The PDB entry is titled "50S Deinococcus radiodurans ribosome bounded with mycinamicin I". An RNA structure from Deinococcus radiodurans R1, in which 803 nucleotides are resolved. The structure was determined by X-ray crystallography at 3.3 angstrom resolution and released in 2021. Rfam match: Bacterial large subunit ribosomal RNA. A reference for the family is Yusupov et al. (2001), "Crystal structure of the ribosome at 5.5 A resolution", Science. Its family is annotated with ribosome and structural constituent of ribosome in the Gene Ontology. Rfam 15.1 lists 51,934 matches to the family in 10,816 species. The entry has 26 different proteins, among them 50S ribosomal protein L5, 50S ribosomal protein L22 and 50S ribosomal protein L19.
Context: one part of a larger RNA, bound to proteins that are not shown
RNA sequence: GAAUUGGCUGUAAAGAUGCGGCCUACCCGUAGCAGGACGAAAAGACCCCGUGGAGCUUUACUAUAGUCUGGCAUUGGGAUUCGGGUUUCU
RNA sequence: AGAAACUUGGAUUUCUAACCUGAAAAAUCACUUUCGGGGACCGUGCUUGGCGGGUAGUUUGACUGGGGCGGUCGCCUCCCAAAAUGUAACGGAGGCGCCCAAAGGUCACCUCAAGACGGUUGGAAAUCGUCUGUAGAGCGCAAAGGUAGAAGGUGGCUUGACUGCGAGACUGACACGUCGAGCAGGGAGGAAACUCGGGCUUAGUGAACCGGUGGUACCGUGUGGAAGGGCCAUCGAUCAACGGAUAAAAGUUACCCCGGGGAUAACAGGCUGAUCUCCCCCGAGAGUCCAUAUCGGCGGGGAGGUUUGGCACCUCGAUGUCGGCUCGUCGCAUCCUGGGGCUGAAGAAGGUCCCAAGGGUUGGGCUGUUCGCCCAUUAAAGCGGCACGCGAGCUGGGUUCAGAACGUCGUGAGACAGUUCGGUCUCUAUCCGCUACGGGCGCAGGAGAAUUGAGGGGAGUUGCUCCUAGUACGAGAGGACCGGAGUGAACGGACCGCUGGUCUCCCUGCUGUCGUACCAACGGCACAUGCAGGGUAGCUAUGUCCGGAACGGAUAACCGCUGAAAGCAUCUAAGCGGGAAGCCAGCCCCAAGAUGAGUUCUCCCACUGUUUAUCAGGUAAGACUCCCGGAAGACCACCGGGUUAAGAGGCCAGGCGUGCACGCAUAGCAAUGUGUUCAGCGGACUGGUGCUCAUCAGUCGAGGUCUUGACCA
Numbered sequence: 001g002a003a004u005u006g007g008c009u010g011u012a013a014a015g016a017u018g019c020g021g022c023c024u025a026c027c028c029g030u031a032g033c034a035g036g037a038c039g040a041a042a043a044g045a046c047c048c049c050g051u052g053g054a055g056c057u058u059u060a061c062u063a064u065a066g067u068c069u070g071g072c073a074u075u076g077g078g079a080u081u082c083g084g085g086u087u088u089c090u
Numbered sequence: 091a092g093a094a095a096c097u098u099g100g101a102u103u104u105c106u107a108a109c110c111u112g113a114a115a116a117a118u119c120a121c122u123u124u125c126g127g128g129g130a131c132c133g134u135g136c137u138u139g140g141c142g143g144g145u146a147g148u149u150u151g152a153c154u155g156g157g158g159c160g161g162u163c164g165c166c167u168c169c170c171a172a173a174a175u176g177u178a179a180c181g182g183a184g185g186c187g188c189c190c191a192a193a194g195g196u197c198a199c200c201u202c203a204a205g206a207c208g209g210u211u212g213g214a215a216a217u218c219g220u221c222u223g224u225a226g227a228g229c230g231c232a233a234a235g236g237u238a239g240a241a242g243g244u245g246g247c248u249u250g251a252c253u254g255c256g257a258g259a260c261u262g263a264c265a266c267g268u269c270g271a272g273c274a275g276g277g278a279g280g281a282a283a284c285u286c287g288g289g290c291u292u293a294g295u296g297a298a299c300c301g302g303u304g305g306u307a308c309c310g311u312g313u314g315g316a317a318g319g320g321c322c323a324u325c326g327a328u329c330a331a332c333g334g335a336u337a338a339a340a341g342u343u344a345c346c347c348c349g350g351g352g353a354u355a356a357c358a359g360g361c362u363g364a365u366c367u368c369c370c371c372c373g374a375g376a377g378u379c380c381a382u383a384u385c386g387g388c389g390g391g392g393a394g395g396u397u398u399g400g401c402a403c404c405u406c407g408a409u410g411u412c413g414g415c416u417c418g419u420c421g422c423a424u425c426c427u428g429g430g431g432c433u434g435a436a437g438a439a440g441g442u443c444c445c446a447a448g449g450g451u452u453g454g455g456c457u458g459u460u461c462g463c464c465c466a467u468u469a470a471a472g473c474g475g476c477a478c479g480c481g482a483g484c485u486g487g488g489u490u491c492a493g494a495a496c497g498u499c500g501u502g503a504g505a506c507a508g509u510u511c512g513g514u515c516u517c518u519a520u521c522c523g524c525u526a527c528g529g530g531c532g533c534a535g536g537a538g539a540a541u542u543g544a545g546g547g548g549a550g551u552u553g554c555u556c557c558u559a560g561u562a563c564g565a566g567a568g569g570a571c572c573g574g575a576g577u578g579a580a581c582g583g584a585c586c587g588c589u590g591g592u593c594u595c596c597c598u599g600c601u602g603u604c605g606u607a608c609c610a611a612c613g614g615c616a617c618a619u620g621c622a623g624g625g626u627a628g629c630u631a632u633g634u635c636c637g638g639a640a641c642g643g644a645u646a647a648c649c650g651c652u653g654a655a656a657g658c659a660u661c662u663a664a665g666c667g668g669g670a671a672g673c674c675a676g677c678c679c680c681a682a683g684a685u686g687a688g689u690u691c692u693c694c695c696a697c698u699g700u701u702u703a704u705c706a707g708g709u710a711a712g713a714c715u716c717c718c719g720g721a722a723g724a725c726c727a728c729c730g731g732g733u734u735a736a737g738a739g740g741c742c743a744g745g746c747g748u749g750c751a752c753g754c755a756u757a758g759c760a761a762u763g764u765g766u767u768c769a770g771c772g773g774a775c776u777g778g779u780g781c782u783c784a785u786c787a788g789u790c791g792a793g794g795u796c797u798u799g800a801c802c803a
Base pairs, nucleotide, nucleotide: 003017006023007022008021009020010019026530027529028528029527030526031525032524033523035522036521037520040516047351048350049349050348052347053346054343055342056341057340060148061147062146063145064144066141067140068139070137071136072135073134074133076105077104078103079102080101081100082099083098084097085096086095087094088093089092090091109128110127111126112125113124114123115122151163152162153161160180164186165185166184167183168182169181187332188230189289190288194248195247196246197245198244199243200242202226204222205221206220207219208218228237229236231294233292234291235290252275253274254273255272258269259268260267264333277286278285279284300326301325302324303323304322305321306320308319309318358405359403360401361400362399364398366394367393368392369391370390371389375385376384412487413485414484415483417479418476419475420474421473422472425450426449427448428445429444430443431442432441433440452466453465454464455463456462493511494510495509496508497506498505499504531683535694536693537692538691539690540689541688545680546679547678548677551579552578553577554576555575556574557573563568581637582636583635584634585633589631590630591629592628596624597623598622599621600620601616602615603614604613605612606611642674643673648668649667650666651665695794697707698706699705712790713789714788715787716732717731718730719729720728737783738782739781740779741778742777743776744775746772747771748770753766754765755764756763757762
């Protein structure tokens, strides 16, 4: 899933209305209870797995905004001192 | 080496038109300018290096009787490995990541451990000597094979610890790995045959890429070169996670998300039963004495499946988990009661074992607790199963979400064996199962009643006191069984007379406010009775009444009679009696769908329709619809009445509840009091009564199958 959808005990992928044996049970409803239907709802949030993801941390790796520093441009005039370079005087 | 000049750079300094920046008539900007201040600085453009979780992209192995922590990951040896090879485990043991210029080539020589006797240092073992001596030694490291015609111990010369090759084979999925005759060049040792391409073998290791070094002269971009590359050696790998992802990488999530798994943990179930619980055998001793009244070392055998576990079998597209509450029900390995044996059982009070599961098994303090300790009782205050019963039945205190805090751990984010305050538990039952209640059909005619009981359910506890009897027993104190009375608890059924509860409009009282014009008298709202005080019927417990049984049958442990086997004995082997709260029956309730449908009394009776409608239709007895009601009831159902009528209402009388009406009079200043008045009012209670409605009517319901047997005419 469809259903003509019992109980015990047993067996079965190991907790059977639905397999086996045995019991019980006429057909159909209405009001009610919640033990089962591993009842319903969300393709378990725990756990493991995926050479899956994201947030977060730091002395994991690697960049990087930002920031410190030397050099060059913007970028100029003069004295002193230090290196010496070139050309003239002993 | 001293001067001048061209200078070019560096540093201190200072200056002013670059540039920044501020006031002034015109607010941001532009201007003049007084000017002012800063000033080749800063700012900015390019480049160098440092810092840089502020941000960004990522990494953060696998095995794994769940994962994590621990351990392991390549290689050699032995057992496992089941006489070929191979063979797994987080099976049982142990080693390697080297070493040796000689421990290699060759060529020559020697032979070991150990013991005994004897001997200087010694004194068990050192060194030397004789004897025995398949190896009990040695072989660089592990172990195994092998080994004395050496692979062992020592000396000589030496490098073959070679170049180019490689018939043919072992071994592997591959890639690797092993052995190797023989050919050439050239050597080494031996006189020679001949042996040598590392070691007695088996472990001492790393593909590829990318690169360092030395040869070679293949490539080399128009040509000749050179840069660069190639070919041959060779250096760089706990790339040990050892067939090696990048040159380059750790944590955390309880804020968490996705894809998956019952391939795999936590619950529960299953399998098992080590652990757990329980019972049995032996009998060492204890018990003064005696193993077994009680107890039972060291040891042995079983059961159960309630503990912790193993294992991983269904369930990860969900089988909700602790405790409480509620509701039960089962086992018995029995806490109480009932019956028995034995006793170290006088009585009493006990011990312990056997039978026994009917019923029973209290209320509180602490704690979430389960437990357990305690209080105060008790006949007793049993142990377990039921998904550690029971959340579509309730709690939600406990542990498994988010907040927050302490202690601790972590640099951190965060964590826990923890501790602490807080924190959404999902109105509608389809089936089955259960409790209640109807409809249908059946039960060989149709009807109204009365009933047997197949079977089924409920119930089932117990104390105290008194008599026996101060008896049996006992030195005594004390103190019975058996039988016989009585009174309780808890539980249950029924009942409402009693004592009480309630009784939503039965009676009264009271406040505010609105209304019936006003006063007086009343009504509404103050709840879904505004409040208060009572209160009948009904319903009701805390209130009453009754109950648990007596007798009997068969049984358990057990106790006996008769009694063989087995000339005695024996409760048993044939047979028979006794014997429990348990079993059957007895008590109460249900019951013929007991489809095996039962029995009895009574009622109504043989109607009608041509082969066309073949079974139906008018009716009987008798029901039913409908109406009025009910100590019946969700509906249905059930009971009573329906005019040849007291069913209900109403009306009357009464009872009972309330508690003294309105109106008038009167007293009083008045609030009020008093009389008329045990008044007035009145739901459900007891009778009576034809005043109202139960009018009139319609629907439905028998003609009795067959066979066989007996009796009858």
The entry also models magnesium ions.